[PDB]
C1' cells in the first nucleotide's frame, strides 16, 4: 500500500429506519444495621466518531476523514 471488519451512557457490550437508542456494573438518593459492607427501594445520565447525502423520518441506508483490530505481503 491492498482486502476485510470496529467505533454507541464513566467500562464492557446489544439493535428489524418510525422514541432528544438499550443493558449490567458503575454513580447518586432513601432505607437496614452500632457502622461499612452485602441486601431492600429507587433515580439521572449519550450530541451514537466526526463530515456530506437517500427519506416525511438515519444508530441503523450510501458515501470520505480519523482510529482500531485481522490478513495480505510472494518466485528468484
Nucleotide at each position: 500500500u491492498c482486502c476485510u471488519u470496529g467505533u454507541u451512557a464513566g467500562c464492557u457490550c446489544a439493535g428489524u429506519u418510525g422514541g432528544u437508542a438499550g443493558a449490567g456494573c458503575g454513580u447518586u438518593c432513601g432505607g437496614c444495621u452500632u457502622u461499612u459492607a452485602a441486601c431492600c427501594g429507587a433515580a439521572a445520565u449519550g450530541u451514537c466518531a466526526g463530515g456530506g447525502g437517500u427519506u416525511c423520518g438515519a444508530g441503523c441506508c450510501c458515501c470520505c476523514u480519523a482510529u482500531g483490530a485481522g490478513g495480505a505481503g510472494c518466485c528468484a
Shown are 76 nucleotides from a PDB entry: RNA (tRNA) from Saccharomyces cerevisiae (strain ATCC 204508 / S288c). Released in 2019, the model rests on electron microscopy data to a resolution of 3.1 angstroms. The depositors describe the entry as "Structure of yeast 80S ribosome stalled on poly(A) tract". Among the 75 different proteins in the entry, which are not shown, are Ubiquitin-60S ribosomal protein L40, Ubiquitin-40S ribosomal protein S31 and 60S ribosomal protein L2-A. Rfam match: tRNA. The family is grouped with related families in Rfam's "tRNA clan". Rfam describes the family as follows. Transfer RNA (tRNA) molecules are approximately 80 nucleotides in length. Their secondary structure includes four short double-helical elements and three loops (D, anti-codon, and T loops). Further hydrogen bonds mediate the characteristic L-shaped molecular structure. tRNAs have two regions of fundamental functional importance: the anti-codon, which is responsible for specific mRNA codon recognition, and the 3' end, to which the tRNAs corresponding amino acid is attached (by aminoacyl-tRNA synthetases). tRNAs cope with the degeneracy of the genetic code in two manners: having more than one tRNA (with a specific anti-codon) for a particular amino acid; and 'wobble' base-pairing, i.e. permitting non-standard base-pairing at the 3rd anti-codon position.